An RNA structure with a sequence from Escherichia coli, together with DNA, in which 68 nucleotides are resolved.
Lineage of the source: Bacteria > Pseudomonadati > Pseudomonadota > Gammaproteobacteria > Escherichia.
Entry title: CryoEM structure of E.coli RNA polymerase elongation complex bound with RfaH.
The entry has 5 different proteins, among them DNA-directed RNA polymerase subunit alpha, DNA-directed RNA polymerase subunit beta and DNA-directed RNA polymerase subunit beta'.
The structure was determined by cryo-electron microscopy at 3.5 angstrom resolution and released in 2018.
The sample was in a buffer at pH 8.

Context: bound to proteins that are not shown
RNA sequence: CCGAGAGGUA
DNA sequence: GGGCTGCGGTAGCGTGACGGCGAATACCC
DNA sequence: GGGTATTCGCCGTGTACCTCTCGCAGCCC
Repeated sequence: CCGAGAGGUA
RNA backbone atom coordinates (compact mmCIF):
# COMPACT_ATOMS: atom_id res chain seq x y z
P C A 1 1.36 3.20 2.97
O5' C A 1 0.08 2.54 2.29
C5' C A 1 -0.55 3.18 1.18
C4' C A 1 -0.68 2.24 0.00
C3' C A 1 -1.93 1.36 0.00
O3' C A 1 -2.36 1.16 -1.34
C1' C A 1 0.00 0.00 0.00
P C A 2 -3.91 0.88 -1.64
O5' C A 2 -4.07 1.23 -3.18
C5' C A 2 -4.28 2.57 -3.60
C4' C A 2 -3.64 2.84 -4.93
C3' C A 2 -3.75 1.73 -5.97
O3' C A 2 -5.00 1.72 -6.64
C1' C A 2 -1.53 2.56 -5.91
P G A 3 -5.55 0.37 -7.30
O5' G A 3 -4.70 0.19 -8.63
C5' G A 3 -4.80 1.13 -9.69
C4' G A 3 -3.70 0.94 -10.70
C3' G A 3 -3.67 -0.42 -11.39
O3' G A 3 -4.61 -0.50 -12.44
C1' G A 3 -1.49 0.16 -10.70
P A A 4 -5.33 -1.89 -12.77
O5' A A 4 -4.20 -2.72 -13.51
C5' A A 4 -3.77 -2.33 -14.80
C4' A A 4 -2.50 -3.03 -15.19
C3' A A 4 -2.58 -4.54 -15.33
O3' A A 4 -3.12 -4.94 -16.57
C1' A A 4 -0.64 -3.95 -14.12
P G A 5 -4.00 -6.28 -16.68
O5' G A 5 -2.91 -7.43 -16.63
C5' G A 5 -1.92 -7.53 -17.64
C4' G A 5 -0.83 -8.49 -17.26
C3' G A 5 -1.29 -9.86 -16.81
O3' G A 5 -1.65 -10.70 -17.88
C1' G A 5 0.36 -9.07 -15.34
P A A 6 -2.81 -11.78 -17.68
O5' A A 6 -2.10 -12.91 -16.82
C5' A A 6 -1.02 -13.64 -17.37
C4' A A 6 -0.41 -14.54 -16.34
C3' A A 6 -1.36 -15.51 -15.67
O3' A A 6 -1.64 -16.65 -16.44
C1' A A 6 -0.07 -14.45 -14.03
P G A 7 -3.10 -17.30 -16.39
O5' G A 7 -3.16 -17.94 -14.95
C5' G A 7 -2.35 -19.07 -14.68
C4' G A 7 -2.24 -19.35 -13.21
C3' G A 7 -3.50 -19.76 -12.49
O3' G A 7 -3.89 -21.08 -12.79
C1' G A 7 -2.32 -18.26 -11.16
P G A 8 -5.44 -21.48 -12.81
O5' G A 8 -5.85 -21.53 -11.28
C5' G A 8 -5.24 -22.47 -10.41
C4' G A 8 -5.48 -22.13 -8.97
C3' G A 8 -6.91 -22.18 -8.49
O3' G A 8 -7.35 -23.49 -8.24
C1' G A 8 -5.85 -20.25 -7.65
P U A 9 -8.91 -23.87 -8.33
O5' U A 9 -9.51 -23.32 -6.97
C5' U A 9 -9.07 -23.84 -5.74
C4' U A 9 -9.72 -23.16 -4.56
C3' U A 9 -11.23 -23.09 -4.60
O3' U A 9 -11.84 -24.29 -4.20
C1' U A 9 -10.37 -21.00 -3.99
P A A 10 -13.05 -24.87 -5.06
O5' A A 10 -14.29 -24.03 -4.57
C5' A A 10 -14.58 -23.95 -3.19
C4' A A 10 -15.53 -22.82 -2.91
C3' A A 10 -16.78 -22.78 -3.75
O3' A A 10 -17.75 -23.71 -3.31
C1' A A 10 -15.87 -20.62 -3.57
O5' DG B 1 25.55 11.40 -11.55
C5' DG B 1 25.34 12.34 -10.51
C4' DG B 1 24.92 13.68 -11.08
C3' DG B 1 23.46 13.75 -11.56
O3' DG B 1 22.87 15.00 -11.19
C1' DG B 1 24.88 14.40 -13.28
P DG B 2 21.28 15.11 -10.95
O5' DG B 2 20.86 16.51 -11.61
C5' DG B 2 21.09 16.76 -13.01
C4' DG B 2 19.85 17.34 -13.67
C3' DG B 2 18.55 16.77 -13.18
O3' DG B 2 17.47 17.51 -13.74
C1' DG B 2 19.11 15.75 -15.22
P DG B 3 16.23 17.99 -12.83
O5' DG B 3 15.26 18.69 -13.89
C5' DG B 3 15.74 18.96 -15.20
C4' DG B 3 14.62 19.10 -16.23
C3' DG B 3 13.20 19.02 -15.72
O3' DG B 3 12.38 19.75 -16.63
C1' DG B 3 13.86 16.98 -16.83
P DC B 4 10.77 19.80 -16.50
O5' DC B 4 10.28 18.68 -17.52
C5' DC B 4 11.00 18.44 -18.73
C4' DC B 4 10.60 17.10 -19.32
C3' DC B 4 9.27 16.56 -18.81
O3' DC B 4 8.54 15.98 -19.87
C1' DC B 4 10.91 14.94 -18.60
P DT B 5 7.71 16.87 -20.93
O5' DT B 5 8.27 16.33 -22.34
C5' DT B 5 9.35 15.36 -22.37
C4' DT B 5 8.85 13.96 -22.75
C3' DT B 5 7.37 13.71 -22.49
O3' DT B 5 6.80 12.96 -23.53
C1' DT B 5 8.62 12.11 -21.33
P DG B 6 5.80 13.68 -24.55
O5' DG B 6 4.78 12.53 -24.97
C5' DG B 6 4.78 12.03 -26.29
C4' DG B 6 5.51 10.71 -26.37
C3' DG B 6 4.61 9.48 -26.51
O3' DG B 6 5.28 8.48 -27.24
C1' DG B 6 5.77 9.36 -24.46
P DC B 7 4.44 7.37 -28.05
O5' DC B 7 5.53 6.25 -28.38
C5' DC B 7 6.74 6.17 -27.62
C4' DC B 7 7.52 4.91 -27.99
C3' DC B 7 8.99 5.13 -28.24
O3' DC B 7 9.67 3.88 -28.22
C1' DC B 7 7.90 4.82 -30.29
P DG B 8 11.19 3.79 -27.72
O5' DG B 8 12.05 3.67 -29.06
C5' DG B 8 11.96 2.51 -29.85
C4' DG B 8 12.10 2.87 -31.31
C3' DG B 8 13.49 3.35 -31.70
O3' DG B 8 14.27 2.35 -32.48
C1' DG B 8 11.78 4.87 -32.47
P DG B 9 13.71 1.49 -33.74
O5' DG B 9 13.16 2.54 -34.80
C5' DG B 9 13.94 2.82 -35.95
C4' DG B 9 13.15 3.61 -36.97
C3' DG B 9 14.02 4.37 -37.95
O3' DG B 9 14.18 3.61 -39.12
C1' DG B 9 12.42 5.84 -36.93
P DT B 10 15.62 3.51 -39.81
O5' DT B 10 15.54 4.56 -40.99
C5' DT B 10 14.35 4.71 -41.68
C4' DT B 10 14.07 6.17 -41.92
C3' DT B 10 13.97 6.55 -43.39
O3' DT B 10 12.61 6.59 -43.78
C1' DT B 10 15.16 8.18 -42.06
P DA B 11 11.90 5.27 -44.34
O5' DA B 11 11.10 4.70 -43.08
C5' DA B 11 9.70 4.82 -43.02
C4' DA B 11 9.04 3.46 -43.07
C3' DA B 11 7.52 3.48 -43.20
O3' DA B 11 7.00 2.39 -44.08
C1' DA B 11 8.15 2.76 -41.00
P DG B 12 7.15 0.80 -43.81
O5' DG B 12 6.16 0.47 -42.60
C5' DG B 12 6.39 -0.69 -41.83
C4' DG B 12 5.45 -0.75 -40.64
C3' DG B 12 3.97 -0.75 -40.99
O3' DG B 12 3.38 -2.09 -40.99
C1' DG B 12 4.48 0.65 -39.10
P DC B 13 3.85 -3.30 -40.01
O5' DC B 13 3.94 -2.69 -38.54
C5' DC B 13 4.59 -3.44 -37.50
C4' DC B 13 4.13 -3.01 -36.12
C3' DC B 13 2.76 -3.53 -35.69
O3' DC B 13 2.85 -4.05 -34.37
C1' DC B 13 2.92 -1.24 -35.30
P DG B 14 1.99 -5.33 -33.94
O5' DG B 14 0.51 -4.97 -34.41
C5' DG B 14 -0.60 -5.49 -33.72
C4' DG B 14 -1.74 -4.50 -33.73
C3' DG B 14 -3.08 -5.06 -34.24
O3' DG B 14 -4.06 -4.94 -33.22
C1' DG B 14 -2.61 -2.93 -35.13
P DT B 15 -4.45 -6.21 -32.31
O5' DT B 15 -5.31 -7.14 -33.28
C5' DT B 15 -6.53 -6.67 -33.85
C4' DT B 15 -6.88 -7.50 -35.06
C3' DT B 15 -6.61 -8.99 -34.88
O3' DT B 15 -7.82 -9.71 -34.55
C1' DT B 15 -5.49 -8.16 -36.85
P DG B 16 -9.25 -9.38 -35.21
O5' DG B 16 -10.06 -10.72 -34.99
C5' DG B 16 -9.44 -11.81 -34.34
C4' DG B 16 -10.23 -12.22 -33.12
C3' DG B 16 -9.74 -11.65 -31.79
O3' DG B 16 -10.82 -11.65 -30.91
C1' DG B 16 -9.60 -13.93 -31.70
P DA B 17 -10.81 -10.76 -29.58
O5' DA B 17 -12.32 -10.86 -29.13
C5' DA B 17 -13.30 -10.74 -30.12
C4' DA B 17 -14.52 -11.56 -29.82
C3' DA B 17 -15.65 -11.36 -30.80
O3' DA B 17 -16.57 -12.42 -30.71
C1' DA B 17 -16.11 -10.22 -28.79
P DC B 18 -17.62 -12.63 -31.90
O5' DC B 18 -18.96 -11.97 -31.35
C5' DC B 18 -19.56 -12.48 -30.18
C4' DC B 18 -20.62 -11.53 -29.68
C3' DC B 18 -21.43 -10.85 -30.78
O3' DC B 18 -22.74 -11.42 -30.84
C1' DC B 18 -20.83 -9.35 -29.00
P DG B 19 -23.90 -10.79 -31.76
O5' DG B 19 -24.65 -9.80 -30.79
C5' DG B 19 -24.99 -10.24 -29.50
C4' DG B 19 -25.67 -9.14 -28.72
C3' DG B 19 -26.70 -8.34 -29.50
O3' DG B 19 -27.85 -8.15 -28.68
C1' DG B 19 -25.10 -6.90 -28.53
P DG B 20 -29.26 -7.70 -29.31
O5' DG B 20 -29.67 -6.45 -28.40
C5' DG B 20 -28.67 -5.81 -27.61
C4' DG B 20 -29.15 -4.47 -27.08
C3' DG B 20 -30.22 -3.81 -27.91
O3' DG B 20 -30.90 -2.86 -27.10
C1' DG B 20 -28.21 -2.62 -28.14
P DC B 21 -32.26 -2.17 -27.57
O5' DC B 21 -31.93 -0.63 -27.44
C5' DC B 21 -30.73 -0.23 -26.78
C4' DC B 21 -30.35 1.19 -27.12
C3' DC B 21 -31.35 1.95 -27.96
O3' DC B 21 -31.30 3.30 -27.61
C1' DC B 21 -29.33 1.81 -29.13
P DG B 22 -32.60 4.23 -27.75
O5' DG B 22 -31.97 5.62 -28.25
C5' DG B 22 -30.76 6.08 -27.66
C4' DG B 22 -29.91 6.85 -28.66
C3' DG B 22 -30.68 7.71 -29.66
O3' DG B 22 -30.01 8.92 -29.84
C1' DG B 22 -29.23 6.30 -30.81
P DA B 23 -30.79 10.23 -30.34
O5' DA B 23 -29.72 10.95 -31.27
C5' DA B 23 -28.45 11.26 -30.75
C4' DA B 23 -27.37 11.11 -31.80
C3' DA B 23 -27.52 12.00 -33.02
O3' DA B 23 -26.25 12.48 -33.38
C1' DA B 23 -27.31 9.76 -33.70
P DA B 24 -26.07 13.80 -34.28
O5' DA B 24 -24.88 13.40 -35.25
C5' DA B 24 -24.45 12.05 -35.31
C4' DA B 24 -23.79 11.78 -36.65
C3' DA B 24 -24.10 12.82 -37.71
O3' DA B 24 -22.98 12.96 -38.57
C1' DA B 24 -25.04 10.73 -38.34
P DT B 25 -23.05 13.92 -39.86
O5' DT B 25 -23.40 12.90 -41.04
C5' DT B 25 -22.67 11.68 -41.14
C4' DT B 25 -23.28 10.74 -42.16
C3' DT B 25 -23.64 11.37 -43.51
O3' DT B 25 -23.23 10.49 -44.53
C1' DT B 25 -25.47 10.20 -42.67
P DA B 26 -22.70 11.04 -45.94
O5' DA B 26 -23.11 9.87 -46.94
C5' DA B 26 -22.99 8.52 -46.51
C4' DA B 26 -23.92 7.59 -47.27
C3' DA B 26 -24.28 8.01 -48.69
O3' DA B 26 -24.37 6.85 -49.51
C1' DA B 26 -26.25 7.81 -47.42
P DC B 27 -24.33 6.95 -51.12
O5' DC B 27 -25.62 6.12 -51.56
C5' DC B 27 -26.60 5.79 -50.59
C4' DC B 27 -27.82 5.18 -51.24
C3' DC B 27 -28.04 5.60 -52.68
O3' DC B 27 -28.88 4.64 -53.31
C1' DC B 27 -29.62 6.68 -51.28
P DC B 28 -29.36 4.80 -54.83
O5' DC B 28 -30.86 5.30 -54.68
C5' DC B 28 -31.80 4.49 -53.98
C4' DC B 28 -33.11 5.23 -53.76
C3' DC B 28 -33.70 5.91 -55.00
O3' DC B 28 -35.09 5.67 -55.07
C1' DC B 28 -33.53 7.46 -53.25
P DC B 29 -35.87 5.82 -56.47
O5' DC B 29 -36.06 7.41 -56.64
C5' DC B 29 -37.37 7.97 -56.72
C4' DC B 29 -37.94 8.24 -55.34
C3' DC B 29 -39.05 9.28 -55.29
O3' DC B 29 -40.07 8.88 -54.39
C1' DC B 29 -37.25 9.94 -53.89
O5' DG C 1 -36.11 21.61 -49.00
C5' DG C 1 -37.48 21.51 -48.61
C4' DG C 1 -37.88 20.07 -48.35
C3' DG C 1 -37.33 19.45 -47.07
O3' DG C 1 -38.30 18.60 -46.52
C1' DG C 1 -36.68 18.14 -48.88
P DG C 2 -38.60 18.62 -44.94
O5' DG C 2 -39.57 17.37 -44.74
C5' DG C 2 -39.97 16.60 -45.87
C4' DG C 2 -39.55 15.14 -45.72
C3' DG C 2 -39.01 14.75 -44.34
O3' DG C 2 -39.37 13.39 -44.02
C1' DG C 2 -37.47 14.17 -45.95
P DG C 3 -40.85 12.96 -43.54
O5' DG C 3 -41.14 11.68 -44.44
C5' DG C 3 -40.22 11.35 -45.49
C4' DG C 3 -40.29 9.89 -45.88
C3' DG C 3 -40.36 8.91 -44.73
O3' DG C 3 -40.65 7.61 -45.24
C1' DG C 3 -38.17 8.96 -45.56
P DT C 4 -41.09 6.41 -44.28
O5' DT C 4 -39.70 5.88 -43.67
C5' DT C 4 -39.45 4.48 -43.61
C4' DT C 4 -38.53 4.06 -44.74
C3' DT C 4 -37.58 2.91 -44.40
O3' DT C 4 -37.38 2.10 -45.54
C1' DT C 4 -36.34 4.81 -44.99
P DA C 5 -36.91 0.57 -45.36
O5' DA C 5 -35.34 0.68 -45.20
C5' DA C 5 -34.56 1.30 -46.21
C4' DA C 5 -33.11 1.36 -45.78
C3' DA C 5 -32.71 0.29 -44.76
O3' DA C 5 -31.45 -0.23 -45.08
C1' DA C 5 -32.14 2.41 -43.95
P DT C 6 -31.01 -1.68 -44.58
O5' DT C 6 -29.41 -1.59 -44.59
C5' DT C 6 -28.76 -0.91 -45.65
C4' DT C 6 -27.74 0.08 -45.14
C3' DT C 6 -26.65 -0.51 -44.24
O3' DT C 6 -25.38 -0.35 -44.85
C1' DT C 6 -27.48 1.54 -43.38
P DT C 7 -24.08 -1.05 -44.23
O5' DT C 7 -23.43 0.09 -43.32
C5' DT C 7 -22.98 1.30 -43.91
C4' DT C 7 -22.45 2.28 -42.87
C3' DT C 7 -21.44 1.72 -41.88
O3' DT C 7 -20.47 2.70 -41.63
C1' DT C 7 -23.19 2.69 -40.71
P DC C 8 -19.00 2.31 -41.14
O5' DC C 8 -18.73 3.36 -39.97
C5' DC C 8 -19.27 4.67 -40.09
C4' DC C 8 -19.50 5.29 -38.73
C3' DC C 8 -18.54 4.83 -37.64
O3' DC C 8 -18.11 5.96 -36.93
C1' DC C 8 -20.76 4.54 -36.91
P DG C 9 -16.66 5.98 -36.25
O5' DG C 9 -16.98 6.33 -34.73
C5' DG C 9 -18.17 7.05 -34.41
C4' DG C 9 -18.68 6.65 -33.05
C3' DG C 9 -17.64 5.95 -32.17
O3' DG C 9 -17.69 6.45 -30.85
C1' DG C 9 -19.58 4.68 -32.26
P DC C 10 -16.38 6.41 -29.92
O5' DC C 10 -16.96 6.34 -28.43
C5' DC C 10 -17.84 7.34 -27.96
C4' DC C 10 -19.14 6.73 -27.49
C3' DC C 10 -19.06 5.97 -26.18
O3' DC C 10 -19.27 6.85 -25.09
C1' DC C 10 -20.52 4.93 -27.79
P DC C 11 -18.98 6.36 -23.60
O5' DC C 11 -20.30 5.59 -23.17
C5' DC C 11 -20.17 4.43 -22.41
C4' DC C 11 -21.46 3.66 -22.33
C3' DC C 11 -21.31 2.33 -21.65
O3' DC C 11 -21.45 2.48 -20.27
C1' DC C 11 -22.42 2.01 -23.68
P DG C 12 -20.31 1.93 -19.29
O5' DG C 12 -20.74 0.42 -19.07
C5' DG C 12 -22.05 0.13 -18.68
C4' DG C 12 -22.47 -1.23 -19.16
C3' DG C 12 -21.54 -2.35 -18.76
O3' DG C 12 -21.90 -2.80 -17.48
C1' DG C 12 -22.20 -2.56 -21.04
P DT C 13 -20.81 -3.43 -16.50
O5' DT C 13 -20.58 -4.88 -17.10
C5' DT C 13 -21.63 -5.82 -17.07
C4' DT C 13 -21.27 -7.04 -17.88
C3' DT C 13 -19.94 -7.64 -17.51
O3' DT C 13 -20.07 -8.48 -16.40
C1' DT C 13 -20.17 -7.53 -19.86
P DG C 14 -19.03 -8.33 -15.19
O5' DG C 14 -19.73 -9.07 -13.97
C5' DG C 14 -20.81 -8.47 -13.31
C4' DG C 14 -21.11 -9.19 -12.02
C3' DG C 14 -20.01 -9.13 -10.99
O3' DG C 14 -20.13 -7.97 -10.23
C1' DG C 14 -20.78 -11.34 -11.19
P DT C 15 -18.87 -7.38 -9.44
O5' DT C 15 -18.83 -8.25 -8.12
C5' DT C 15 -19.89 -8.16 -7.21
C4' DT C 15 -19.78 -9.24 -6.17
C3' DT C 15 -18.47 -9.29 -5.45
O3' DT C 15 -18.43 -8.34 -4.45
C1' DT C 15 -19.17 -11.46 -6.01
P DA C 16 -17.08 -7.54 -4.20
O5' DA C 16 -16.28 -8.49 -3.22
C5' DA C 16 -16.76 -8.70 -1.92
C4' DA C 16 -16.21 -9.99 -1.37
C3' DA C 16 -14.70 -10.09 -1.36
O3' DA C 16 -14.15 -9.45 -0.23
C1' DA C 16 -15.66 -12.11 -2.13
P DC C 17 -12.67 -8.83 -0.32
O5' DC C 17 -11.73 -10.10 -0.27
C5' DC C 17 -11.60 -10.81 0.92
C4' DC C 17 -11.01 -12.17 0.66
C3' DC C 17 -9.56 -12.17 0.29
O3' DC C 17 -8.79 -12.07 1.43
C1' DC C 17 -10.77 -13.73 -1.02
P DC C 18 -7.28 -11.56 1.32
O5' DC C 18 -6.49 -12.79 0.71
C5' DC C 18 -6.32 -13.96 1.48
C4' DC C 18 -5.63 -15.02 0.66
C3' DC C 18 -4.36 -14.56 0.01
O3' DC C 18 -3.32 -14.64 0.95
C1' DC C 18 -5.65 -15.82 -1.52
P DT C 19 -2.07 -13.63 0.88
O5' DT C 19 -1.18 -14.22 -0.29
C5' DT C 19 -0.58 -15.48 -0.13
C4' DT C 19 -0.07 -16.02 -1.44
C3' DT C 19 0.94 -15.15 -2.14
O3' DT C 19 2.22 -15.36 -1.57
C1' DT C 19 -0.62 -16.05 -3.68
P DC C 20 3.30 -14.18 -1.53
O5' DC C 20 3.86 -14.13 -3.01
C5' DC C 20 4.48 -15.27 -3.54
C4' DC C 20 4.67 -15.11 -5.03
C3' DC C 20 5.34 -13.82 -5.41
O3' DC C 20 6.73 -14.01 -5.41
C1' DC C 20 3.48 -14.29 -6.83
P DT C 21 7.70 -12.76 -5.24
O5' DT C 21 7.87 -12.20 -6.73
C5' DT C 21 8.30 -13.07 -7.75
C4' DT C 21 7.97 -12.49 -9.10
C3' DT C 21 8.73 -11.23 -9.45
O3' DT C 21 9.26 -11.35 -10.74
C1' DT C 21 6.41 -10.88 -9.73
P DC C 22 10.52 -10.46 -11.17
O5' DC C 22 9.90 -9.04 -11.49
C5' DC C 22 9.06 -8.88 -12.60
C4' DC C 22 8.46 -7.48 -12.66
C3' DC C 22 9.39 -6.36 -12.18
O3' DC C 22 9.77 -5.58 -13.29
C1' DC C 22 7.13 -6.07 -11.48
P DG C 23 10.86 -4.41 -13.14
O5' DG C 23 9.96 -3.09 -13.03
C5' DG C 23 8.80 -3.00 -13.82
C4' DG C 23 8.03 -1.73 -13.52
C3' DG C 23 8.69 -0.77 -12.58
O3' DG C 23 9.68 -0.03 -13.27
C1' DG C 23 6.38 -0.93 -12.10
P DC C 24 10.71 0.93 -12.49
O5' DC C 24 10.49 2.33 -13.22
C5' DC C 24 9.73 2.39 -14.43
C4' DC C 24 10.60 2.15 -15.65
C3' DC C 24 12.05 2.52 -15.47
O3' DC C 24 12.84 1.92 -16.47
C1' DC C 24 10.94 4.18 -16.75
P DA C 25 14.38 1.54 -16.17
O5' DA C 25 15.10 1.71 -17.59
C5' DA C 25 14.73 0.88 -18.68
C4' DA C 25 14.92 1.59 -20.02
C3' DA C 25 16.34 1.95 -20.39
O3' DA C 25 16.49 1.80 -21.80
C1' DA C 25 15.04 3.94 -20.11
P DG C 26 17.88 2.12 -22.53
O5' DG C 26 17.67 3.60 -23.07
C5' DG C 26 16.41 3.95 -23.63
C4' DG C 26 16.40 5.39 -24.11
C3' DG C 26 17.76 5.97 -24.47
O3' DG C 26 17.59 6.81 -25.60
C1' DG C 26 16.78 7.29 -22.78
P DC C 27 18.80 7.14 -26.59
O5' DC C 27 18.75 8.73 -26.69
C5' DC C 27 18.01 9.47 -25.72
C4' DC C 27 18.93 10.32 -24.85
C3' DC C 27 20.40 9.86 -24.79
O3' DC C 27 21.23 10.80 -25.47
C1' DC C 27 19.58 10.68 -22.71
P DC C 28 21.96 10.43 -26.85
O5' DC C 28 21.50 11.60 -27.85
C5' DC C 28 20.13 12.01 -27.93
C4' DC C 28 19.90 13.39 -27.32
C3' DC C 28 20.82 14.52 -27.81
O3' DC C 28 20.07 15.75 -27.88
C1' DC C 28 21.06 14.27 -25.49
P DC C 29 20.81 17.17 -28.12
O5' DC C 29 21.14 17.69 -26.63
C5' DC C 29 20.34 18.72 -26.03
C4' DC C 29 19.90 18.33 -24.62
C3' DC C 29 19.93 19.46 -23.59
O3' DC C 29 18.72 19.47 -22.85
C1' DC C 29 21.14 17.60 -22.78